[PDB]
RNA sequence: GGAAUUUAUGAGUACGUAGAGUAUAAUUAGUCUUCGGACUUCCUUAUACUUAUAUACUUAUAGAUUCC
Numbered sequence: 001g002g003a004a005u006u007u008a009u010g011a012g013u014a015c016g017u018a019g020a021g022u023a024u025a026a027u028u029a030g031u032c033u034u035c036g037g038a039c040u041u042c043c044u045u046a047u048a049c050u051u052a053u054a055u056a057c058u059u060a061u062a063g064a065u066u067c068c
Stems, first nucleotide, its partner, number of pairs: 001068014016053001021049005029040004
Other pairs, nucleotide, nucleotide, family: 013057cWW015053cWH015054tWS019020cHS020051cWS028041cWW033036tWS034036cHS
C1' cells in the first nucleotide's frame, strides 16, 4: 500500500414529522346588506399531498480492525 468488516456519518429509498411549496380547511377585527348571511383581511393555526429533511435502512465513505 489494495480489499473487507464494524461504529459512526453521508446521497438517496422509505417516511416520521413539519414547511420552503401546491392545494385546502380554519380564524382574527371590521365591513356589505335583504341586517338573513357573507366576506375583506389575513397569509398566523392545521391537514392531504408533496416537498424538504430527521432517522430506519440500501448503498457508500472516514477511523479502526484484519488479510495479502

Source information: Method: solution-state NMR. The entry became public in 2016. An RNA structure with a sequence from Neisseria meningitidis, in which 68 nucleotides are resolved. The 2016 paper behind the entry is "Structure and mechanism of a molecular rheostat, an RNA thermometer that modulates immune evasion by Neisseria meningitidis". Entry title: NMR Assignment and structure of CssA Thermometer from Neisseria meningitidis.